[PDB]
Context: one part of a larger RNA, bound to proteins that are not shown
C1' cells in the first nucleotide's frame, strides 16, 4: 500500500403448557 | 386470496365401466470361530421397591419376570443453549449432479438518516 | 482496524 480483517442480527436447539 | 385446471404424456370441460388385492421382519453384529443363541428396533406403560433376586441359557455369551409395595392438586416458565465453517441441511429442498428411486450447497454486515457520501 | 498467509515498496555476490 494491495489482497484482506473485524462487528450482531437473521433464525436455530432443547423443555414445559395446551 | 378465490375462480378454473387438474391422475390423457397431472394441471387437457364433456361417452360404455370394471374395479380392487392379500403371507413372521431380515442381517450386520456379540459369543474373541462358528452352525443352538445375541438385549434395543411392536405393543405400551408410567415412578420408588421387590432386583439384576426366581428362573432362562453350546447352562457359555448373554437374557431376565412376577407374587405383593410407593407416588398430591393445579397452577410458576424458562435457559451455567448456540452467534453466520456454530446452531436447523436451509436465505432452499431451491442452484447444481442423478434417465431414475437418490443426492444436495454456497452465501448477510457503515449511518439517526444513502429523499446526507 | 491496516493486525493471517500470497505479494508490492526493497533482485542477488564464494560456504
Nucleotide at each position: 500500500a494491495c489482497c484482506a480483517a473485524a462487528g450482531c442480527u437473521a433464525g436455530c436447539u432443547c423443555a414445559a403448557c395446551a | 386470496a378465490c375462480a378454473a385446471a387438474u391422475a390423457c404424456a397431472a394441471a387437457a370441460a364433456u361417452a360404455c365401466a370394471c374395479c380392487a388385492a392379500a403371507a413372521u421382519a431380515a442381517a450386520a453384529u456379540a459369543a474373541a470361530a462358528c452352525a443352538u443363541u445375541c438385549a434395543c428396533c411392536u405393543a405400551a406403560c408410567a415412578u420408588u421397591a421387590a432386583a439384576g433376586u426366581a428362573u432362562a441359557g453350546g447352562a457359555g455369551a448373554u437374557a431376565g419376570a412376577a407374587a405383593u409395595u410407593u407416588u398430591u392438586a393445579u397452577c410458576c416458565u424458562g435457559a451455567c443453549g448456540c452467534u453466520a465453517u456454530a446452531g436447523a441441511g436451509a436465505u432452499a429442498g431451491u442452484a447444481c449432479c442423478g434417465u431414475a428411486a437418490g443426492g444436495g450447497a454456497a452465501a448477510g454486515a457503515u449511518g439517526a438518516a444513502a429523499g446526507a457520501a | 482496524u491496516a493486525a493471517a498467509a500470497g505479494u508490492a515498496a526493497a533482485a542477488a555476490a564464494a560456504a

Shown are 150 nucleotides from a PDB entry: RNA (MITORIBOSOMAL 16S RRNA, nucleotides 1 to 160) from Sus scrofa.
Released in 2014, the model rests on electron microscopy data to a resolution of 3.4 angstroms.
NCBI's taxonomy places the organism under Eukaryota, Metazoa, Teleostomi, Theria, Sus.
The depositors describe the entry as "Structure of the large subunit of the mammalian mitoribosome, part 1 of 2".
The sample was in a buffer at pH 7.4.